[PDB]
Molecule: TPP-specific riboswitch
Organism: Arabidopsis thaliana
This record gives sequence, structure tokens and C1' cells, in this order.
RNA sequence: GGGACCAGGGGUGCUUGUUCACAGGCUGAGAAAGUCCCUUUGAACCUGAACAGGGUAAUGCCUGCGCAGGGAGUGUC
Repeated sequence: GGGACCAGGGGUGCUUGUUCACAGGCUGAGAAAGUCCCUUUGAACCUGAACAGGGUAAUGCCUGCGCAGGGAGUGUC
């Protein structure tokens, strides 16, 4: 290096029903969900952002922004 085991980091929107509960519907790995995803080989994620073009019933839906700025393991065998 692969693999396992330990640690650790994350997001959770949009829409319908009395909207609250709760249950559906949209895109997704994931919508507080399933160890689902990610751990410096780091767009998992956060800030910019009530961002801009496009598009949608609508939305962080798509694409830009982004050789921007940040972001959790130089762990054990």
C1' cells in the first nucleotide's frame, strides 16, 4: 500500500395533507437517516450564500463560483 480494529468529522433541505404531530411525494449514499458518507491521496462537509446562470411544483435540482477560503488520524496490527 490493501484489509481489520481503534479513534474522530458531517449533513438532514424542498413540497402536500389542519403542518404541528404524523404520513406521503422530489433529488440524493444519506433529508435526524442507514455506520449512510467522510478522515489530509481530505468538494464528506462549512463560509461566501437570501450568490449567479439554467431549470423545477419547489428546493443548497444542474452548472458555475472552485488551480477561492476552511475542514476531522503523519493512529494500532